[PDB]
Context: one part of a larger RNA, bound to proteins that are not shown
Molecule: 23S rRNA, nucleotides 2028 to 2874
Organism: Porphyromonas gingivalis
RNA sequence: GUAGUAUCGGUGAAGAUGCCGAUUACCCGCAACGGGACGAAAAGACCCCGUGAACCUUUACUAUAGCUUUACAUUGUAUU
RNA sequence: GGAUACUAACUCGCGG
RNA sequence: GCGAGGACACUGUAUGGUGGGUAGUUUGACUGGGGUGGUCGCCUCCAAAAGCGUAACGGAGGCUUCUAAAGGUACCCUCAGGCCGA
RNA sequence: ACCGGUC
RNA sequence: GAGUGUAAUGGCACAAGGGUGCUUGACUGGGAGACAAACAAGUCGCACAGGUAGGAAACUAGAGCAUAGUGAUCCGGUGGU
RNA sequence: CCGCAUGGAAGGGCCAUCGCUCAAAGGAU
RNA sequence: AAAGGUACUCCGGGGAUAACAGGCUGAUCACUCCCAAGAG
RNA sequence: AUCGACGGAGUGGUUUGGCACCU
RNA sequence: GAUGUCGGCUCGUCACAUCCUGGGGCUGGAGAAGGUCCCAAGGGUUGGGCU
RNA sequence: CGCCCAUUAAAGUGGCACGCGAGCUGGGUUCAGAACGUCGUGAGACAGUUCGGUCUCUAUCUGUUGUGGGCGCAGGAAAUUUGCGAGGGUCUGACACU
RNA sequence: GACCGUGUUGGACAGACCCCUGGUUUACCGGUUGUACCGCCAGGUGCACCGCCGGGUAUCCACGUCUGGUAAGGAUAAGUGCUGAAAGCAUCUAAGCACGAAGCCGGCCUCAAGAUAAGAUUUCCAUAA
RNA sequence: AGGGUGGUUAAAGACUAUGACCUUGAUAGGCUGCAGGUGUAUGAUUGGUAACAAUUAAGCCGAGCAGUACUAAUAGCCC
Numbered sequence: 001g002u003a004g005u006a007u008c009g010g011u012g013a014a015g016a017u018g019c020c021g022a023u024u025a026c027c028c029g030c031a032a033c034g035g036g037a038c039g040a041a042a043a044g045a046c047c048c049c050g051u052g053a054a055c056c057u058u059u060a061c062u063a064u065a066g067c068u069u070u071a072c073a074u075u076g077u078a079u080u
Numbered sequence: 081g082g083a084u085a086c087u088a089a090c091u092c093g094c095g096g
Numbered sequence: 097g098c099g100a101g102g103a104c105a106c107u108g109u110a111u112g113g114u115g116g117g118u119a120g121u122u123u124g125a126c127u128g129g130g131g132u133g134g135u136c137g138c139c140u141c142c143a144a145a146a147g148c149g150u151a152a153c154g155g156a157g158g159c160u161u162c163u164a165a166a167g168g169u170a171c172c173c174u175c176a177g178g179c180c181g182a
Numbered sequence: 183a184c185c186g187g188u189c
Numbered sequence: 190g191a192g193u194g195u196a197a198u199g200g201c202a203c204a205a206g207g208g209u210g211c212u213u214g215a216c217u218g219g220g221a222g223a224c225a226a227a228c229a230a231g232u233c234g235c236a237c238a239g240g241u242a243g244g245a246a247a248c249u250a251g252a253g254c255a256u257a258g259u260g261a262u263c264c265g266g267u268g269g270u
Numbered sequence: 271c272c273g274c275a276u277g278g279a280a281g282g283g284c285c286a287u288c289g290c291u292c293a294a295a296g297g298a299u
Numbered sequence: 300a301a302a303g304g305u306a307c308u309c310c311g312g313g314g315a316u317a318a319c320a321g322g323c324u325g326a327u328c329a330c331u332c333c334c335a336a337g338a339g
Numbered sequence: 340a341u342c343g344a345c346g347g348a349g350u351g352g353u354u355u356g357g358c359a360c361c362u
Numbered sequence: 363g364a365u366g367u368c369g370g371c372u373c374g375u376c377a378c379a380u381c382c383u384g385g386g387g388c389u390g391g392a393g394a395a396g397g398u399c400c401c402a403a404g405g406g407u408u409g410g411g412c413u
Numbered sequence: 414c415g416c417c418c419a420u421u422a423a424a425g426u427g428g429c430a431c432g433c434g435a436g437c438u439g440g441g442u443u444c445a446g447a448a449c450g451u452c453g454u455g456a457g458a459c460a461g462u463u464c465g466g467u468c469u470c471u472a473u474c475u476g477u478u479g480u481g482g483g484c485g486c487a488g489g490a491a492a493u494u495u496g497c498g499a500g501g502g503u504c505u506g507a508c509a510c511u
Numbered sequence: 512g513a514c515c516g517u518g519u520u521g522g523a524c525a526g527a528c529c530c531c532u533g534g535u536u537u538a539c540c541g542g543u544u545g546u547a548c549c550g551c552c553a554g555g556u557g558c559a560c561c562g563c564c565g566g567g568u569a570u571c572c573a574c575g576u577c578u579g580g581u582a583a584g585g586a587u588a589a590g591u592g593c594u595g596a597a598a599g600c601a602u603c604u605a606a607g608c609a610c611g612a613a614g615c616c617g618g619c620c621u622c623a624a625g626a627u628a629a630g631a632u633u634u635c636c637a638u639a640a
Numbered sequence: 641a642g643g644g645u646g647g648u649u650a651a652a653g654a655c656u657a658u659g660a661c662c663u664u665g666a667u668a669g670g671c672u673g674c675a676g677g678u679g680u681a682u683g684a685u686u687g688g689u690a691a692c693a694a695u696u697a698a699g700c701c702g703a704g705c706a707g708u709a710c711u712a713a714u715a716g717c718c719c
Base pairs, nucleotide, nucleotide: 003017006023007022008021009020010019026483027482028481029480030479031478032477033476035475036474037473039470040469047313048312049311050310052309053308054305055304056303057302060121061120062119063118064117066114067113068112070110071109072108073107076086077085078084079083090101091100092099093098094097124136125135126134133153137159138158139157140156141155142154160295161194162253163252167212168211169210171208172207173206180186181184192201193200195258197256198255199254217238218237222233223232224231228296241250242249243248265288266287267286268285269284270283271282272281320362321360322358323357324356326355328351329350330349331348332347333346337342338341368440369438370437371436373432374429375428376427377426378425381406382405383404385400386399387398388397389396408419409418410417411416412415446464447463448462449461450459451458452457484625488636489635490634491633492632493631494630498622499621500620501619504522505521506520507519508518509517510516524579525578526577527576528575532573533572534571539566540565541564542563543562544559545558546557547556548555549554584616585615590610591609592608593607642719643718644717645716646662647661648660649659650658667712668711669710670708671707672706673705674704676701677700678699683696684695685694687692
């Protein structure tokens, strides 16, 4: 995905409506409840990974605005 | 000299 | 114009400090999950199954030098241990 | 540290 | 069994272990041939020529009983050409 | 041995050696 | 030439790899037996 | 009767673990 | 490209390694209750103060 | 888990995705706020503690509890029935005599 | 301080039921506050949680009332025995026979012939009711 | 012979299904009586000055029971 979509045990990518062996079951609705369909929803947020990203900190690396020191310019005149 | 001093660069205030 | 300053201050160029205030980045891997711990190159033995080679966060150890002789050659020697005697 | 005999 | 500078293993008496004497081959120009290996790297070893050391000669000597003791390229330093 | 147009200087090449780091020891420069 | 933090975090992935449940194992654990010294 | 040391053989998968096979 | 959460509540169902009730062997069981072992899972198996 | 109070004949042990959140709750636990202790220069962190803090879904198939329609048996019917089988029920105290 | 046998009674749980007790009873009846309307008043009625308050039949119920569980019919478990060889003795056993449990199959209650193995018995059979 | 559709309905019921009755009928309602719920209405006498009290005696309701064809239950159409 298509379905005429039963139960138990086994088996099995190690918990089966669908395989095996048995068991049960005339065809089709309506009301009612939620055990299963590892039910629906959202490409797991937990965990790990990527020489992925962002933001935050600092005695990580490198720069830098700002602050600050001196020299030259602006910049001149006299005396011991 | 490196201190002092000066006023004219430069800065500020008042009046216009 | 007058008053107060004044070759200082301010600003430009250069230079030395300071500067998570701001910015760009970096911050390894292995691993019986990851972190912590340990490890990362070379030499020797065992794992290795009588050629070579062969893994583990398997079991044990070492190296990052030294020698002017501890190199070359001719010649000459022989350790280490037990008993006896001093 | 000394003389001699057997691994 | 010891020693063999320094771990372990292998070797070592014709000693590779220990002494004296003389020495500088701890050489220049070298690599028939192999080992090993993804590559880069690595290992053993010539022949001959030049001139020496030891020794009567034969012969031996291109460092050390062997296997560890380092690591490229780029950019720099030094000496020759 | 080679450069600048030419000669020196300074460089580059060849031969022999050395320096700091690369010990995460095939070392992101 | 080179340190850290993210319960504010984000994206791409993995059951290639952890935390629960399942599966294998049974050292540990619980239980049943065997031998019998010794208590009684 | 009852409890039984030192040791030995098993069972279970309900404790603490080991493995990393499904998601 | 989600198997989505401890305890409590509700509703159960199964096993026996039996708490009670039922039947037995032994006893260091005189009776009375006890101990230990065997057979047996039908039905029952309270309410509170605290976590 | 466990302790205690009062009872009872008794207040058993376990399995079922440590049964059961498309059945419930949300006290506990994975979240953003905040505080204390401790650790770190700091961002923050913790065998820790403390106050607060959104529990989504109209049941298709199967399952289960109820209740009908069709056909068959059976040519057409109205009644009364047997039972192949299924389910339920099954607890227990005190007192008196011998 | 009894074995055994005996009877008299409760607890829990379940089924049915409403005579009794007790609940509900927006059918119903009554008391009363505020307000509006029916010129006024009387008597009603609407609204205020059924306005509030006091009662309350049937129905539906429990807190109420009746009933029930019980023995062991059969085969047995663990155990207790009889006769008895193997094994001249012994032996609960191999051929046999008695017992012996809330456990198993039944008795009790309800469903139940789609039990496709579809059963049985009585009666009637086509169109008016 | 039995049914279906239909009607009046129920102590039967989600819808169904099931039960009773459908005019020579008591199925449901109404009507007339009761069991019963509530508690003495409206008015008139009677006392009080009044708010009120007593008698007449209650009134209202009656999902239950009994009686009674007043109303509704047409065998119309179809196997």